[PDB]
Context: one part of a larger RNA, bound to proteins that are not shown
């Protein structure tokens, strides 16, 4: 395959008359305090893939005061045997070979640059072949291990380029980018060294049993060792723990400690022998830092790390972890209360505006008295008034429930079981706890002990597959393992052949064509064949398979020396320009001489793993020559690529990035210009530069150089123009010591008093080797800064313009103006527009669908749900519920 699937859940257990439906369980390693974890690793199978030593020790046996088959040990020791220590992994570092066919620079030698503009082949201008790599979008296992399409930059030079040579890794090279040196250069590769070494990762293969570990001390140590304390395998002992008086400090000081009889029980010491492990959580209590913060941190007593409970859950709480029962009995344990604030009638009149301060205090700003009339009512408790007057309260009388306090919003996807005041509860119900019946009779991680045992092979046995030794390459669910095979994503991505016929005719239509070099080597040629192998597919065949044959010299390659005159550029060469120029003849001496030498002559080709949109000298063409964008359908979405757009015209946005009926003007910043640079994210403002400067040289046959201070090498700075200040104290380098030198490395300040006032021209003083001159500045210049003001907008942290201490500007590590250029940063106007207001419309390519082929990352298994909790603190899997 045969034989798709039916709510629900780590896939299965318990089970059941039943496949499901119920119930009950957060894969497995590894790493960690702690992992369902959403940390790590594995698609899956097969086969391979990782513990090794005998000092002392311990055990068995000989022989023993002596033992060993020489050498030695020996106060019971000696000789023998059996017990033991792992696998993969960098960056590197060294030594030699190989690399300049790519790339960077030379050196030989060849080739090319068309039209146009120009007195001009002027590192001019305009535009092609060529070369380059701006900016955008595409493409991102692509066509490509750096490409397409546009769109840009240069194009008679510091120009492309071809052939052939060099220079070599402690190295070349280099217009420095620490670039390039063959697709990974802060230093190639390749092989050795080499099983480099890793205190760091990961990995580490039957089965069952005994016991069992959380940290004192030192370290270049705190990622790790070595010591102790536990602790484990044997052995020897004797006392161990619990422990009541009594004992242990000077002011106060709690919980407890320490010490020890007895009395409970079996345990503690030493001896040999060992490793691990020394990266720690939470709970409670005593402090301590913090914030009387933290699932914080740092000691000290204690305690835990269930398979029962606390819904879930590490640490909380029950609970001396066997095995089998379709028996019982207990334990912890499941809805927490409260939500409360009623205070009501009636009356008010007298000394008096009580004496005072005050403008005014008549109960009532304030101060002192606080007496007095009525049955009763303060020289007033509380409002008002400017002072008052005027509400109320306490006094009488009326009359009588009871009266002190107490109340307190909130979060982010969806609330979070369901519910329910009473039939009797110190109940039931509910465990690895105990009983019980029966045993083989009590859980683990690191290290340690132990019994067993698969498969190989030996030796004897044995002979339907053993048994007793003895032996090893002696066992794999985990290494991103090796190696083959194989799913998976996925029949998905992506791939292709103009039309019609009478079959090689005609049409439609696009335009890298033919030789040569160089490289390829038979891929061409002709018949035949293609079931399947090559083409990313077919049809057939320049590509596959097989026979058979094939490029003919005249082209080309191969194809003398040795003297001896020649100073006189190619550039239509008339003749000149600098940069000073490739290319022979002729005279002399010899120079075998004699048909027919030998070699290259095919292609549809090369270099990029490929029948690869890519890389590839030169000569003539621009078509006569050579090709084909569409397998066939549909006419969805996103996606690419295109053409049009009403009104607006930049509102877009970082930026007008891309576009577009536009191809235009101006301002700054940095560079002077033309080149140059990181191959594959930077082309720039970074190098170079012409000019200017500084230092070192007086010179002979392999560089500089066949040159000689007007040259020639080391820097430096960046042309022109205006400049280039002060410093030799330090450092350096001349001078071997003095000295000298900043266009060497480098440096160029302060407090205090002063002009009616801010400033200081002066004053006083400290220190330097000098005290920062000119200039220019909010700068491409620490912060402050969005400095402050104008200008530009309706509006400006942008642009410009001046101010300007910039206390950290500044003069060949140059400093201030320019001209002219720039695919460099910036801002402004115009135009122009799908950039945008706000998007359509239509084509092609992908799309889908039909046919044919036929990939890749990737993958613990999965039967792969939402919410709110919870929990290695963010759950498809756990809880509680949809």
């Nucleotide at each position: 395959a045969a034989a798709a699937a039916a709510a629900a859940g780590c896939a299965a257990a318990g089970a059941u008359u039943a496949c499901c439906c119920c119930u009950u369980c957060u894969a497995c390693c590894u790493u960690u305090u702690g992992c369902a974890u959403a940390a790590u690793g594995g698609u899956u199978u097969a086969a391979c893939c990782a513990g090794a030593a005998a000092a002392a020790a311990u055990c068995u046996a000989a022989c023993a005061a002596a033992g060993a088959g020489a050498a030695c040990u020996u106060u019971a020791g000696c000789u023998a045997g059996a017990u033991a220590c792992c696998c993969c992994g960098a960056a590197a570092c060294c030594a030699g070979a190989c690399g300049a066919g790519c790339u960077a620079c030379c050196c030989a030698u060849g080739a090319g640059c068309a039209g146009u503009u120009u007195a001009a082949a002027a590192g001019a201008a305009c535009c092609a072949a060529c070369u380059c790599a701006u900016c955008u979008a595409u493409g991102u296992g692509g066509c490509a291990a750096a490409a397409u399409a546009g769109u840009g930059a240069g194009a008679a030079g510091a120009c492309u380029u071809g052939u052939a040579g060099g220079u070599a890794g402690a190295g070349g090279u280099g217009a420095a980018a620490a670039g390039c040196c063959u697709a990974a250069c802060g230093a190639g590769c390749c092989u050795g060294g080499u099983g480099a070494u890793a205190g760091c990762u990961g990995g580490u293969u039957g089965u069952c049993c005994g016991a069992g570990a959380a940290a004192g001390a030192a370290u270049u140590u705190u990622a790790g060792u070595u010591c102790a304390a536990c602790c484990u395998u044997a052995a020897a002992a004797a006392u161990a723990c619990c422990c009541c008086a009594a004992a242990a400090a000077c002011c106060c000081u709690a919980a407890a400690u320490u010490c020890c009889a007895a009395u409970g029980u079996a345990u503690u010491u030493u001896u040999a022998a060992g490793a691990g492990a020394u990266a720690g959580u939470c709970u409670a209590a005593a402090a301590a830092g913090g914030u009387a913060c933290a699932g914080c941190u740092u000691u000290u007593u204690a305690g835990a790390a269930a398979c029962g409970g606390a819904u879930a859950c590490a640490a909380c709480c029950u609970u001396g972890a066997c095995u089998a029962g379709a028996g019982a009995g207990u334990a912890a344990a499941a809805u927490c209360u409260u939500a409360a604030u009623a205070c009501u009638a009636c009356c008010a009149u007298a000394g008096u505006a009580g004496g005072c301060c005050u403008a005014a205090a008549a109960g009532c700003a304030g101060c002192c008295a606080u007496c007095a009339a009525u049955u009763g009512a303060g020289a007033a408790a509380g409002c008002g008034u400017u002072a008052a007057a005027g509400c109320u309260c306490a006094a009488c009388a009326a009359a009588u429930u009871c009266a002190c306090c107490a109340a307190c919003a909130u979060a982010a996807u969806c609330c979070c079981a369901a519910a329910a005041a009473c039939u009797a509860a110190u109940a039931a119900c509910a465990a690895a706890c105990u009983c019980c019946u029966a045993g083989c009779c009590c859980a683990a991680u690191a290290c340690c002990g132990g019994a067993c045992u698969a498969a190989u092979c030996u030796a004897u046995u044995g002979a339907a597959a053993c048994a007793u030794a003895g032996a090893a390459g002696c066992a794999a669910u985990a290494a991103u393992g090796u190696u083959a095979a194989u799913a998976u994503g996925a029949g998905u991505a992506a791939c292709a052949a103009g039309a019609a016929g009478c079959c090689u005719u005609u049409c439609u239509c696009c335009u890298c064509g033919c030789a040569c070099a160089c490289g390829c080597u038979u891929a061409c040629a002709u018949c035949a064949g293609u079931a399947a192998c090559u083409a990313a597919u077919a049809a057939u065949a320049u590509a596959c398979u097989g026979a058979u044959a094939a490029u003919u010299a005249a082209c080309a390659a191969c194809c003398a020396a040795u003297a001896a005159a020649c100073c006189a550029a190619a550039a239509c060469a008339a003749c000149a320009c600098u940069a000073a120029a490739a290319c022979g003849u002729u005279u002399a001496u010899u120079a075998a001489u004699u048909a027919c030498a030998u070699u290259g002559u095919u292609a549809a080709c090369c270099c990029a793993a490929c029948a690869c949109a890519g890389g590839a000298g030169u000569g003539c063409a621009c078509c006569a020559a050579g090709g084909a964008a569409a397998g066939a359908u549909u006419a969805a979405a996103a996606g690419a690529a295109g053409u049009a757009a009403a009104a607006g015209g930049a509102a877009c946005u970082c930026g007008g990035c891309a576009a577009a009926c536009a191809c235009a003007a101006a301002c700054c910043c940095c560079g002077c210009c033309u080149g140059u640079u990181u191959a594959c994210c930077a082309a720039a403002a970074a190098c170079a530069u012409c000019a200017c400067c500084u230092c070192u040289a007086g010179c002979a046959u392999u560089a500089c150089u066949a040159g000689u201070a007007u040259u020639a090498g080391a820097g430096g700075c960046a042309a022109u123009g205006c400049c280039u200040g002060c410093c030799c104290a330090g450092u350096g380098a001349c001078a071997c010591c003095a000295g000298u030198u900043u266009a060497a490395c480098g440096g160029c300040c302060g407090c205090g008093g002063u002009a009616u006032u801010c400033u200081g021209a002066c004053c006083g003083u400290g220190c330097a080797a000098a005290g920062g001159u000119a200039g220019c500045a909010u700068a491409a210049u620490c912060a402050c800064u969005u400095g402050u003001u104008c200008u530009c907008c309706a509006a400006a942290u942008a642009a410009g313009g001046a101010c300007u201490u910039g206390u950290a500007u500044g003069a060949a590590u140059g400093g201030c103006c320019a001209c002219a250029c720039g695919a460099g940063g910036g801002u402004u106007u115009u135009a122009c527009u799908g950039u945008c207001u706000c998007u359509u419309a239509c084509u092609u390519c992908c799309a889908a669908u039909c046919a044919g082929u036929g990939a890749a990352a990737u993958u613990a298994a999965c039967c792969u749900u939402c919410c709110c909790g919870u929990g290695a603190a963010g759950a498809g899997g756990c809880g509680g519920g949809a």